[PDB]
Context: one part of a larger RNA, bound to proteins that are not shown
RNA sequence: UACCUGGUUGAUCCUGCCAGUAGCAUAUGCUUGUCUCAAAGAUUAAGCCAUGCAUGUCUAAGUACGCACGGCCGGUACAGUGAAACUGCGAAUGGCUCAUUAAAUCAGUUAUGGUUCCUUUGGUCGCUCG
RNA sequence: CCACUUGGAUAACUGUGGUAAUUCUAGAGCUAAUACAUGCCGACGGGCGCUGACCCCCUUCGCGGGGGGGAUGCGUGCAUUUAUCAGUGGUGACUCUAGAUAACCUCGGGCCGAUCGCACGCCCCCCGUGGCGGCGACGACCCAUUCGAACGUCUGCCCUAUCAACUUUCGAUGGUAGUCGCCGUGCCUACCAUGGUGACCACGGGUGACGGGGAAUCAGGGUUCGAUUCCGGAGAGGGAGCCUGAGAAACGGCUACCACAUCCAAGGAAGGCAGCAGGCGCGCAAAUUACCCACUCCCGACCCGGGGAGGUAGUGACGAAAAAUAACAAUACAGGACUCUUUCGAGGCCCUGUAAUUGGAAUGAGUCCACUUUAAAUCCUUCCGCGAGGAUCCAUUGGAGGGCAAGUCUGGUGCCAGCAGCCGCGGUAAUUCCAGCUCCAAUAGCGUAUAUUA
Numbered sequence: 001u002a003c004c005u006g007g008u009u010g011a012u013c014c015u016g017c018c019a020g021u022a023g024c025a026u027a028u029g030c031u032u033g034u035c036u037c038a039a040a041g042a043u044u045a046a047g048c049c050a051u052g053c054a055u056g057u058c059u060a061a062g063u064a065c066g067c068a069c070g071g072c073c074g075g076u077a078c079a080g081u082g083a084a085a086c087u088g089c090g091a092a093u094g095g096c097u098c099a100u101u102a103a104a105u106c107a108g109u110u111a112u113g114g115u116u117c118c119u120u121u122g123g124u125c126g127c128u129c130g
Numbered sequence: 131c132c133a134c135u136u137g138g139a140u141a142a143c144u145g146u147g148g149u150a151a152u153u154c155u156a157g158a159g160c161u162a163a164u165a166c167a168u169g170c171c172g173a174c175g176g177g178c179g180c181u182g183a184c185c186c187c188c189u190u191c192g193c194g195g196g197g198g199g200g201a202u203g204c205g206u207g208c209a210u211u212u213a214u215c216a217g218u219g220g221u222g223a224c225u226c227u228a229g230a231u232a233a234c235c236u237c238g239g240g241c242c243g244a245u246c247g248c249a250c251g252c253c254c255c256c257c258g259u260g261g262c263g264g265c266g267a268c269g270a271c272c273c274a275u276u277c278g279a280a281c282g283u284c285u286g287c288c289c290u291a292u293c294a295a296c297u298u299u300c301g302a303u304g305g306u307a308g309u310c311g312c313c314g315u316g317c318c319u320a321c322c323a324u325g326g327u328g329a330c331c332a333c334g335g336g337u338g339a340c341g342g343g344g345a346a347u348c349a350g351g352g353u354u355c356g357a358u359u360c361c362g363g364a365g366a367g368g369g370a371g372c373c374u375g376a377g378a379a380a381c382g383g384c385u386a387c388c389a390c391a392u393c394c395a396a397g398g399a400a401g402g403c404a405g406c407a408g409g410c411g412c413g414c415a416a417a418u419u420a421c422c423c424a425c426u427c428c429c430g431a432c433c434c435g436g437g438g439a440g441g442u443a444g445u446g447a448c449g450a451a452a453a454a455u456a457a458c459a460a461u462a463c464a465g466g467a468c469u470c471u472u473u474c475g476a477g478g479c480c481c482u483g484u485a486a487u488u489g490g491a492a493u494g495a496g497u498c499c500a501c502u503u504u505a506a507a508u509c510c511u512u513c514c515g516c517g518a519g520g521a522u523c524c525a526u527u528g529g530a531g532g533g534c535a536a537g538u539c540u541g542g543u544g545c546c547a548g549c550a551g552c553c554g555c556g557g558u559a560a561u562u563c564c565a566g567c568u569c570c571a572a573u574a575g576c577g578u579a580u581a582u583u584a
Stems, first nucleotide, its partner, number of pairs: 004020004021584003025580006034452001036450002040445001041412001047410003051407003056089002062086002068081002087431001096365003106286003110282001112280001115279002121274003124270002129175002136167002143159002146156003177206004184199004207241002211233005219226001243268001245267004250263004288336003295327003302324007340362003344355004367388002370385003390401001392399002418443001420442003426439001427437003459488002463483001465481002468477003496516002500512001526572005531553002537567001539566004548555002
Other pairs, nucleotide, nucleotide, family: 006532cSS008015tWH009011tHS020534tHS024581cWW031447tWH031574tWS035451cWW038448tHS039446tHS043415tWS044413cWS044416tHH045411tSS046097cHS050408tHS050419tWW053438tHS057430tSS058062cWH060247cSS061266tSS063162cSS064082tWH064083tHH066082tHS070079tHS084142cSS085141cSS086163tWS092375tHS092377cWS095366cWW099364tWS101104cSS101340tWS102337tWH104287tHH109283cWW111281cWW113221tWS117277cWW119276cWW120275cWW124271cWS128242tWS129176tHS133169tWS133170tWS138165cWW139163tWH140162tWH141161tWH142160tWH145157cWH149151tHS150395tHS150398tWS151398tWS163165tHS164268tWS168244tWH181202cWW182201tHS183200tHS188195tWS209235cWW210234cWW216228cWW217227cHS218227cWW220224tWW221223tHS254259cWW255256cSS291332tWH293333cWW294328tWS294329tWS295332tWS298302cHS301304cWH301322tWH302325tWS303325cSS305316cWH309317cWW316321cWH343356tHS365404tSS369386cWH373380tWH374378tWH375377tHS380383tHS381384tHS389402cWW394397tWS403407cWH406438cSS407419cSS413415tHS417444cWS421505tWS422424cHS423439tWH424441tWS442506tWS442507tWS447574tWS455525cWH456491cWW456519cWH457490cWW458489cWW458490cWS461485tWW462484cWW464482cWW488489cSS491519tWH492521tWH493518tWH494523cWH495517tHS498514tHS499513cWW502510cWS504506tHS525573tWS529536tWS533551cWH534551tWW535570cSS543546cWS543560tWH547556tHS547560tWW550552tHS550553tHS554562tWS
């Protein structure tokens, strides 16, 4: 590196396959001193699961009357730190797997002038005669 | 007749209990709100649109009069639901946006603040008791924005005809009017029409089919693979149905059935690892019931809490990178192109060797103090002290007829045992078996089986 070799015959030239040859990627065998990276219960059983954990959350700013602590200022609603609980928010993300699924999913393209949208950001919050 | 602030509860708490048993709850007594409700004042002076009794100036003559003021009423803003009118901004195109009018506005009823912190200040005549003020937090109906989501357009997918006609009663293709839905639509209903697709492979079946970005191979073409860390989808033992919410047809939510399955005092109760570990089973086939929120980010009322997301170490010849197992010097011994005469003897010569023949240098691999590393460690890295002469601190897997690099050396076996991918070898002299010796190939790796590429 745009490459072939053995095997049908007494021998030859072919068709033609079988075998050899190099990689990668699962398993296994034997063997294994150092060091850097690094896959890993997919395939069969999307079979069945003991146990433990994996989703909770408070600031000056919603609610403190636990003596749970605690400075008290002593004539004073509430000093302050706070478990619990109410309220709010999140739990619809992440993780796992590939069973289903063949114009379906999905990819590129395009559309909402055919819709919804916590949050963020910017508007608006005496516009109403009562 | 509250607006200088309205109303009723209920947790936590106290206390009395039930049950074998659960994150089970009952009865009694309190008490909060940005939970649940109920509801003003202010702005607020009016303006605008209909209605118009009355009053005034008018052709004036008996009138026809043309203009004006107006008391009283009835409605008003944004959002909603209709109908009509005119045509401030805009698109390629509106039944757009904005305007005008007539109304409506759902008691499982739209907005129009009865909320909370930190600074504490300013005005006083009418008069000192009131009235004003800055910065936030939370909140809101609506519009835009962000994150999207959902529904659509165009083109694109493996094998199969021993699948050639499918679909259409029970929606198949289209039309009209609805219903439902967040909206467009046979999405569903009623009434109609008879359509729609197919050899340019419909329909049906298979797939050991999730799709793609990509992966292996390696002239150019191509053939295979993609469960697998990014994006999209789908599912949570199987189907089905829901609640809550902006968002789920959610499963570390609920209800039911089916299949498994746990506890029970047999009256009942509790389940869902295709999360992280771990177990059984299945198999040719796959790791620790470890440490931590320090990093990367997410969530929350939040600089502070949490996270088997994630990170870290363990196991780990899946695989990829680097890279020891000796270097130097000298004497012997044989081998090899040598020469000094021609092989004989040498060495002025030159290689190459197997040496348990030295002589003394160099280094890790280990053992290990310390630093460093790190959340704490480990490993690497740095560095004391020990650490090599068969440097026994020991390199292995396959082979030696051909293909295909390497023996017709020796012992054994005798078509046996065995080898051999394929041609073949073995019946008493085996280049092929079983061994020893010696060689060959790759080397911390090499052989075997199978899938796949050339």
Overview
Solved structure of RNA (18S rRNA, nucleotides 1 to 653) from Homo sapiens, 584 nucleotides shown. Sinha et al. published it in Elife in 2020: "EDF1 coordinates cellular responses to ribosome collisions". The source organism's lineage runs through Eukaryota, Deuterostomia, Craniata, Teleostomi and Homo. The depositors describe the entry as "EDF1-ribosome complex". Keywords: translation, frameshifting, collision, RIBOSOME. It holds a match to the Rfam family "Eukaryotic small subunit ribosomal RNA". Rfam 15.1 lists 75,755 matches to the family in 2,556 species. Its family is annotated with ribosome and structural constituent of ribosome in the Gene Ontology. The literature on the family includes a 2002 paper in BMC Bioinformatics by Cannone et al., "The comparative RNA web (CRW) site: an online database of comparative sequence and structure information for ribosomal, intron, and other RNAs".